[PDB]
Context: bound to proteins that are not shown
RNA sequence: CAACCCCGUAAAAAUACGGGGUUCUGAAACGCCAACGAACAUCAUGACA
RNA sequence: UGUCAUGAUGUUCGUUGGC
Numbered sequence: 001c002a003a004c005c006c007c008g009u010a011a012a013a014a015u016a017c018g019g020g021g022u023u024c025u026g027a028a029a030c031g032c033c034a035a036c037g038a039a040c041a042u043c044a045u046g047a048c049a
Numbered sequence: 050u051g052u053c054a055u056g057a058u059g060u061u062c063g064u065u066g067g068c
Stems, first nucleotide, its partner, number of pairs: 002025001004021001006019001010015001031068002034065002037062001039060001041058003045054004
Other pairs, nucleotide, nucleotide, family: 003022cWW005020cWW008017tWS009016cWW029068tWS033066tWS036063cWW036064cWW038061tWW040059cWW049050cWW
C1' cells in the first nucleotide's frame, strides 16, 4: 500500500466516511540498498642479500 | 624471495542516508 474484526453518525448496496486492533491475512522489514568509512585476505606494480 | 611503498577487486563490522 491492500485484507479482517470491534466501537461511532447516515443507510440496505459491489454501503461511503471519521477513530482504535491484528505475528492468530498476503507482501524477503530480525530484510534488501547506496555512498563515506576501519580491519582482513587476494591480483598487478618499484627499493635490496 | 622475502620484506617496505604504491594503486585496483570482494567479503566482514559500524555510522550515515534511502526502502